[PDB]
RNA sequence: AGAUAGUCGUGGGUUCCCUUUCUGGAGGGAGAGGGAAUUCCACGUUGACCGGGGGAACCGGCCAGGCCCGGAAGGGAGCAACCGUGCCCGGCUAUC
Numbered sequence: 001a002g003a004u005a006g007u008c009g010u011g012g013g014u015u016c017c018c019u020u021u022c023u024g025g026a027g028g029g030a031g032a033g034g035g036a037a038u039u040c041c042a043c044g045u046u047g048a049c050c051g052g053g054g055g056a057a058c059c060g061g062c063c064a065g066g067c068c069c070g071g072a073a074g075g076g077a078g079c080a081a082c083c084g085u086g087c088c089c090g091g092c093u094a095u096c
Base pairs, nucleotide, nucleotide: 002096003095004094009043010042013038014037015036016035017034018033019032020031021030022029023028050090051089052088053087059084060083061082067076068075069074
C1' cells in the first nucleotide's frame, strides 16, 4: 500500500433445437450424425490460486404438489421450493 484482472487447447459430459437407424399395448426402449450453448469432467497447460459469504418466479440443473400414461412398478411435460450459478469479502498473484 493504489487501479484494475483471474489461464487458454483437445476430448469428452450435459442441455437446447434439428435430421436419422431398429423397436413396445401406454408412459416409452437401444443407437447414429449436425448445429447452438455450457456453470459440468479429462488430462495437458499457463503467474492464472485460496478462502470466506450469499441468493433470480421471470438464468441453468432439478422438481414436492397439481395435470397425466400405467394393472402396478414406474415413466413423463411441468409451477413453487431447493441447488448451482450470477454476486459480494478478503487474502494470493499479475499487468499499470

Shown are 96 nucleotides from a PDB entry: RNA (SRP RNA) from Sulfolobus solfataricus. Crystals were grown from: 100 mM Na cacodylate, 400 mM KCl, 10 mM CaCl2, 15% (w/v) PEG4000, pH 5.7, VAPOR DIFFUSION, HANGING DROP, temperature 293K. Ions in the entry include potassium and magnesium. Primary citation: Wild et al., Acta Crystallogr.,Sect.D (2010), "Structural insights into the assembly of the human and archaeal signal recognition particles". The structure was determined by X-ray diffraction at 3.2 angstroms resolution and released in 2010.